Solved structure of RNA, 53 nucleotides shown. It is bound to s-adenosyl-l-homocysteine (SAH). The structure was determined by X-ray diffraction at 2.9 angstrom resolution and released in 2008. On the sample the depositors note: RNA was prepared by in vitro transcription. The entry also models strontium ions.
[PDB]
RNA sequence: GUUCCCGAAAGGAUGGCGGAAACGCCAGAUGCCUUGUAACCGAAAGGGGGAAU
Ligand code: SAH
Numbered sequence: 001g002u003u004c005c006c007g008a009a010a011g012g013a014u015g016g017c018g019g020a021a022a023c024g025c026c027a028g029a030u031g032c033c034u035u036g037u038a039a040c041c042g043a044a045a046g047g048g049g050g051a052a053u
Stems, first nucleotide, its partner, number of pairs: 001053006009035004014027005040047002
Other pairs, nucleotide, nucleotide, family: 007037cSS008036tHS013028cWW019021tHS019022tHS031036tWH037038cHS039048tWS042045tHS
C1' cells in the first nucleotide's frame, strides 16, 4: 500500500423492522452532519487502535 476487525454517549439526516400512535429497536467510520470516544498511545495540548498479506 491493500483487505479485514474493533471503534463512547447523545441529538439530527436517511434506510429497515415493530407499533393505531407516542415512540422503541436497528444499519453504516476519511462516521452522512453536530458534539467527540470504548480501547490503546503521549509529560501536556493532544492522538483512534489492531490484524492479515
Ligand atoms: N477518553 C480518553 C480521551 C478520548 S479521545 C481519555 O480520557 O484518556 C478521542 C480522540 O481520538 C479525538 O481526537 C478523536 O478524533 C480520536 N478518536 C477517538 N476514537 C476514535 C475512533 N473510534 N475513530 C476515529 N477517531 C477516534